Molecule: HIV TAR RNA
RNA sequence: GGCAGAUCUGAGCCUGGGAGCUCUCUGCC
Numbered sequence: 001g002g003c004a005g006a007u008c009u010g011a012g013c014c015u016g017g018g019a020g021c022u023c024u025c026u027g028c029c
Stems, first nucleotide, its partner, number of pairs: 001029006010023004
Other pairs, nucleotide, nucleotide, family: 007011cWH015018tWS018019cSS
């Protein structure tokens, strides 16, 4: 930096829903 995942793990955000992204963490590279 990128990809994936999560907040009953913590933080932030969008949003009807839910789920993505970021951070961190974890995993992967």